[PDB]
Parts: sequence; C1' cells; structure tokens
RNA sequence: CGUGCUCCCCACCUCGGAUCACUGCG
RNA sequence: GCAGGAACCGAGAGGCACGC
Repeated sequence: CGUGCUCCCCACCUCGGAUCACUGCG
Repeated sequence: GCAGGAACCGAGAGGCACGC
C1' cells in the first nucleotide's frame, strides 16, 4: 500500500481548508 | 508562492486479522 471485519463517531491522534495589526524562506 | 504558531471550518480506523 491492498482486501474484509469490528469500534468511535466526544475528545485525542492524523489529513485537507478558510482567515489574519502574526513569523520566516524563495 | 512556500513553510511554520492550545484559535475557527470540514473530513477520517488511527484498532484488529489476513495479504503484499
């Protein structure tokens, strides 16, 4: 990475985005 | 443009077992 199965479906973790009196790099 | 800050929006096996 694939294929099925089980749980969350709050949090935690992980991924995508918006914003900005932020901070850098090119 | 890129990358980064207990805040905001959204999505998800993140666990088995087997296989590769």